[PDB]
Primary citation: Tanaka et al., Nat.Chem.Biol. (2024), "Boric acid intercepts 80S ribosome migration from AUG-stop by stabilizing eRF1". Shown are 770 nucleotides from a PDB entry: RNA (60S ribosomal RNA, nucleotides 1446 to 2353) from Triticum aestivum. Rfam match: Eukaryotic large subunit ribosomal RNA. Taxonomically the source falls in Triticum (Eukaryota, Magnoliopsida, Liliopsida, Petrosaviidae). Keywords: ribosome, TRANSLATION. Entry title: Wheat 80S ribosome stalled on AUG-Stop boron dependently.
Context: one part of a larger RNA, bound to proteins that are not shown
RNA sequence: GGUAGUAGCAAAUAUUCAAAUGAGAACUUUGAAGGCCGAAGAGGAGAAAGGUUCCAUGUGAACGGCACUUGCACAUGGGUAAGCCGAUCCUAAGGGAAGGGGUAACCCCGGCAGAUAGCGCGAUCACGCGCAUCCCCGAAAGGGAAUCGGGUUAAGAUUUCCCGAGCCGGGAUGUGGCGGUUGACGGCGACGUUAGGAAGUCCGGAGACGCCGGCGGGGGCCUCGGGAAGAGUUAUCUUUUCUGCUUAACGGCCUGCCAACCCUGGAAACGGUUCAGCCGGAGGUAGGGUCCAGUGGCCGGAAGAGCACACGUCGCGCGGUGUCCGGUGCGCCCCCGGCGGCCCAUGAAAAUCCGGAGGACCGAGUACCGUUCACGCCCGGUCGUACUCAUAACCGCAUCAGGUCUCCAAGGUGAACAGCCUCUGGCCAAUGGAACAAUGUAGGCAAGGGAAGUCGGCAAAACGGAUCCGUAACUUCGGGAAAAGGAUUGGCUCUGAGGACUG
RNA sequence: ACAGUCGACUCAGAACUGGUACGGACAAGGGGAAUCCGACUGUUUAAUUAAAACAAAGCAUUGCGAUGGUCCUCGCGGAUGCUGACGCAAUGUGAUUUCUGCCCAGUGCUCUGAAUGUCAAAGUGAAGAAAUUCAACCAAGCGCGGGUAAACGGCGGGAGUAACUAUGACUCUCUUAAGGUAGCCAAAUGCCUCGUCAUCUAAUUAGUGACGCGCAUGAAUGAAUUAACGAGAUUCCCACUGUCCCUGUCUACUAUCCAGCGAAACC
Numbered sequence: 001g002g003u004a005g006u007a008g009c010a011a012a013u014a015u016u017c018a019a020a021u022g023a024g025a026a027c028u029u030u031g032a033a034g035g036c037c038g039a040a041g042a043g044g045a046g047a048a049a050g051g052u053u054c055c056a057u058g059u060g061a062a063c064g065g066c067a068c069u070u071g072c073a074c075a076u077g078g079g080u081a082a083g084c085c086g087a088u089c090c091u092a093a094g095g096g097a098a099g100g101g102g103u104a105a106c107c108c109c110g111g112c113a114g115a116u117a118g119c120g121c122g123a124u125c126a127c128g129c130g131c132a133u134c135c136c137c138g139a140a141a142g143g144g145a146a147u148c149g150g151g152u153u154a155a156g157a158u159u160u161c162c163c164g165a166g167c168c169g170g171g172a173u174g175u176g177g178c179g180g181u182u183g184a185c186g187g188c189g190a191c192g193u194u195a196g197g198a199a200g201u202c203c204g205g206a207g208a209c210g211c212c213g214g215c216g217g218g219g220g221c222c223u224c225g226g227g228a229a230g231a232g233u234u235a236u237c238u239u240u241u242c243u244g245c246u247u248a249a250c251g252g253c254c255u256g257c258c259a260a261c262c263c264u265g266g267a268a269a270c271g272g273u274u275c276a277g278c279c280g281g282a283g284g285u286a287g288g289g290u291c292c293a294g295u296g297g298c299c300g301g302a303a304g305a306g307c308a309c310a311c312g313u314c315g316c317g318c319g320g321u322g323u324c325c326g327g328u329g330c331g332c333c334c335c336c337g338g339c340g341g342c343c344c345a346u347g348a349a350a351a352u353c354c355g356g357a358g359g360a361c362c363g364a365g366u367a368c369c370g371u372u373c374a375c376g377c378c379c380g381g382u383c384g385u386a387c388u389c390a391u392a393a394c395c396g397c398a399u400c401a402g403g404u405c406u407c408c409a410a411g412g413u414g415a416a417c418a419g420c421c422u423c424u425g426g427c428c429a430a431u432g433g434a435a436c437a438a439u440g441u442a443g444g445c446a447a448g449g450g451a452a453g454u455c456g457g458c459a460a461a462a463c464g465g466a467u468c469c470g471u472a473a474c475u476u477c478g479g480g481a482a483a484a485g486g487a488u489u490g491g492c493u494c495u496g497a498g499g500a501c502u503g
Numbered sequence: 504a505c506a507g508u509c510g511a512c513u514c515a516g517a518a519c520u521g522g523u524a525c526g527g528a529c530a531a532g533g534g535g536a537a538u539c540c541g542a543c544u545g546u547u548u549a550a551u552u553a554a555a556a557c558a559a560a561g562c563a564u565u566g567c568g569a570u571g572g573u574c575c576u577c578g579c580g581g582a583u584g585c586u587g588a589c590g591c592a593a594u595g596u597g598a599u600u601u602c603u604g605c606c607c608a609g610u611g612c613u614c615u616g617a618a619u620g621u622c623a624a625a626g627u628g629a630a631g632a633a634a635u636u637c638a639a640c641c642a643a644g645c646g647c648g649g650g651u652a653a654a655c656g657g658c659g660g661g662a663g664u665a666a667c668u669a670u671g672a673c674u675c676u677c678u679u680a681a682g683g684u685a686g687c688c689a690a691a692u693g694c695c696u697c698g699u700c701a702u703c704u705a706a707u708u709a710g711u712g713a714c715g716c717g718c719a720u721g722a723a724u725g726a727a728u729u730a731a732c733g734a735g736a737u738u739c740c741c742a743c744u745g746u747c748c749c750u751g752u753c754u755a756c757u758a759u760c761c762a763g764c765g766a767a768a769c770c
Stems, first nucleotide, its partner, number of pairs: 001770002008764002015033006034428004043408004049388002054078006063071001083167002085384003089143002094137003099112001100109003119130004147165005168380004174375003177371004183362001184193003197361001201357006210342004215337007222329001224326003227245001229243004246305001250300005255294001260290005270280003306323004343347001394403002410422004431762004440756007448748002452746001457743001465489005474479001476598001490520002493517006499509005521525001533741007540733002545557002561596007572583004600727003604658003609655002611651004616647001620645002627638004659677005686720001687717001698714005
Other pairs, nucleotide, nucleotide, family: 003768tWS004767tHH005006cHS005765tHS006766tWH007765tHS010756cSS011391tWW014034tWS021025tWH022024tHS022069cWS026431tWS026432cHS027066tWW037042cSS038422tHS038424tHS039423tWH041043tHH041424tWW048389tHS048390tWW052080tWW053386cWH055154cSS062073cWS064070cWS072392tHS078155tWS079080cWH082385tWH083146tSS086140cSS088144tHS090350cSS091139tWH091349cSS093138tHS097110tWS098110tHH098114cWW102578cSS103105tHS108578tWS111112cSS111113tWS111114cWH112113cSS117134tHS123126tHS139142tHS142348cWS143350tWS143351tWS145168cSS148248cSS152157tWH153155tHS165249tWS172376cWW173376cWS177195tWS180363tSS182183cHS187189tHS187190tHS189262cSS190289tSS198359tSS198360tHS199359tHS200358tHS207351tHS208350tHH209349tWH214338cWW228244cWW233238cWS247302tWS247303tWH248302tHH249301tHS256292tHS256293tHS257292tWH259291tWW265285tHS266283tWS266284tHS267280tWS267281tWS267283tHS273277tWS274276tHS276339tWS303304cSS310319cWW311318cWW312317cWH314315cSS343345cHS364367cSS387393tWS388393tSS390404tWH396400tWS414416tHS414418tHS419529cSS438758tHS439757cWW446745tWS447749cWW450744tHS450746tHS451457tHS451458cWH451459cWW451744tWH453746cSS454456tHS461743cSS463532tHS464526tWS470484tHS471483tHS472481tHH473480tHS475478tWS476478cHS476729cHS492518cWW524527cHS525527cSS542731tWS543559tHS547554tWH560597tHS562653tWS568587tWS569586tWW569587tWS571584tWW576578tHS576579tHS596723cSS598729tHS599728cWW602722tWS603723cWH606680cSS607654tWH616617cWS622643tHS626639cWW631634tHS657681tSS664672tHS665670tWH671672cHS671673tHS678682tWS679681tHS683684cHS683721tWS684722tWH685721tHS685726tWS689696cWH693695tWS703709tWW704706tHS722725cSS745749cWS
C1' cells in the first nucleotide's frame, strides 16, 4: 500500500431558552428554567507522590482521539513571609560503629570488657569528689516550650502578612515586697495562702499506655415554643413558611460533677446503695469539711469586633436600630469520669518536668544575708510553607470505568452512616444530529401447564419487615429454631397505662 | 394518698372508613427429608482450581540437665536464650464419643563390649647395604547378641465333613515373622458391574437401606460414629417460575443513516 473513510467514538439519569462575544458557537460567558451528587458526597481540607500544574495577561501552528473564542496546552510576567504550625529534641523495632576477633583482601562480627571512647559535677584564686548496663542514627501518625479572635490578595496566612490581645525560652538587671524564733504563717485534720535557706548523695511521681460492655458529665449540632429584623406565599387560607439573632486564646472570681480523702460518732430488729455491681467495728448510716475535673457560670478581652436590617452621601465615606427568652433527649460527633468483664494474651522507651529525705555550709539588726513573689529591660537562629490529592495534577507507556492512608458529615422515612427524596456546597465534564430493521447487550411482562428443558433448576421466580401464636426428629442438653405451620398490618376519631418539679 | 404547673416519648385497646387496600416505593430468609467429606471459626494456587487441600484444639511419639539438644556461620562466632523440663527442639494424627488387634523375620533407629573375626595413619619388631619388604598390633564402623510397630511397613493356601437337599459348627494337611482382629462396604475404596434383594418412579446405568469369597476395606497410613457448621459433592419433596411446550411483546443503548475524527489483524 490494500484492508478503509471501514471497525469504531454507546458505563457514571440531562439538558433547554434568550442575550453577549466573536471571522466562526451544540461545546466560551451571564441570566432564567429543568435535573443529578445527597452528604462513608460528584462537598470542604491533608499525609505520600508530583513539581509550577497555582494566578493574571495574551496566543499562529501543534496538543486537549468532534469542535473551541477555549485550556491542567503554548508565551510572557507574578506568587510560598512563622520565637508560638512543623522539621529540628527523645527513644522503638532496628541500623552503623571505635579497641579486640576473623579475613589474601573487599569485607564480616557489639558484648567480647579494653587505662572502652566523654569523663561528669563542685570549683578558678585549685583542687576535690564521683565514673556502675556507657557513642551515634532511627517516627513531618509514638513522646514533646509556647497563640488566639478579627481583617487582607488576581494568586499568600484559620495560627506566617495587618489590627488587637497573649504566651514560651534564654540573657541580664532594677524598684517594690517577703524572712531571720537563721530559713514565713493558718487549719484538730484532709489541706490552704500566687513569697517562705540548701551542697555532694539518695528516693518517688508524672511522661506512660490492651480490648470489650454498659452508665453518667461537658462542648458542638439537630430538634420545640416565644420576641424583634428582613424576605417568600397570599383569588382562598396560613399569629404562616424561610433566613439569621455571634463572643477566641488568655487573666481573675465562683462552682465543685463521679470518684478519692478528713473530723465527730459508734451500727442487729442490720443498714447504705447501682442500670449492673458493691460497701460497713480494718468504723457503715448520719452530720459537717478537704481536694479533683471541666470544652461549667460571671467579669475582663469586648463591642470598639462580626452579622442582619434600614438610611443618607462621590473616591476601602458616614449615621442609625438590634444582637433576645425559655424548654427537650434510649438523638448524632468529639472528649471525659467511674464501675464491670476478658486473657496459658496483662497490652513501649527515653527525652523532659515536678516533688521529697538528709543537712555538710552560711547572716544582720547604720543593715546584710538571702529570696521558686510582682512589676519592669533585651533577644529569639536554619529549612519547608503556592497548588492537586485524583472518573485529568500520584502509579498503571494516556487527561485509562483500575489502584492509592486520613479528618469533618444537615432534614425526612426508618432499628439504621440501608435504600429513596431534599438543604449547604458542587456539577450537568463524558462528540453531536436523524431514524427506531435484523442480530445483540441491560431491564420487564406473559394465557393453560409447571422442570416435561438440561449433565445438572444454570438463570429467573417464589420468600422476605414487625406484632401475636405455634414449633418435630436428633443432640455433645449449649442447640436444632427465624425450624415447620398460622393470624395481623392504611387512614381517621377516640380510650387507658407508664412521669417530673413545686408548695 | 393532696393542689398546682410542665413534659419529650412508648405500648395496649374500640369505633368509623375504602373498589380488601395497607412492611403499598424502598428494603428485605424459600422451605423440608437424606447420603458423602471436613468437627467448628480460620487459611489457600495475585491473572483458569476456595475445596474433601492447609491450619487448628485434642491425642501420641522422639531428643536434651547446659561440658546439653536442634539449628546458622568461610572463619570469628551466633539463634532458641531476658530461656532451663508446666521448657526448648523434631515428628505423626486431627474436636468430642467408642476403640486402637497380630508381626521385631526385612529395612531403619537404638542398647551392649568378654574376647581368641575383620577393620587406617601413626607408633613397634625383624631381614637387608639402603630404598623397601615382611610380621605383630590396629579406634570408631561392620559382623556377633538384645530392644523397638502412635518407626517404615506387613497381616496365607489346599482337601474332606451333619440321617432330604444345600451349608459347614467339626477334622486333615502345606506354610508364615505374623496370616486382616474389632469394625466397615459395590463406600470419594468392587474389575466383573447397569452385582443381588428392598425402597423411591409410569418407567431409575442415578439415590437411600441391606447382603459380602472384599479385582484391590480395616484400625493415630488411624477404624467406626457423630450434634452444630459449610459460596464443599450428591438424591428426593413442597412452593416457585418463559428452563421448556412455543414463542410474542415492551423500554434503553447499539447496530443503521449524516457532520467531524479514524485504527488493526491479515495479505

Released in 2024, the model rests on cryo-electron microscopy data to a resolution of 2.9 angstrom.